RNA sequence: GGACUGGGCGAGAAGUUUAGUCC
Ligand code: BDG
Ligand code: NEB
Repeated sequence: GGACUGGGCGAGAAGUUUAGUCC
C1' cells in the first nucleotide's frame, strides 16, 4: 500500500464501517 480473517450495520465473503493476521 493492497489482499485475507473476526466483530458492527445488515437476510446475504452482497456491498459498507471497525479490530486481528499477511506479502
Ligand atoms: C463477513 O465478511 C464480509 C461480509 N460483507 C459479511 O457479510 C460477512 O459476515 C464474514 N467475515
Ligand atoms: C472487513 N475487513 C471485515 C468484514 N467482516 C467483511 O465482511 C468485509 O468484507 C471486510 O472488508

This is an experimental structure of RNA, with 23 nucleotides shown. Primary citation: Jiang et al., Structure Fold.Des. (1999), "Saccharide-RNA recognition in a complex formed between neomycin B and an RNA aptamer". NMR data were recorded at pH 6.1 and 298 K. It comes from the structure "Saccharide-RNA recognition in the neomycin B / RNA aptamer complex". Bound small molecules: 2,6-diamino-2,6-dideoxy-alpha-D-glucopyranose (BDG) and 2-DEOXY-D-STREPTAMINE (NEB).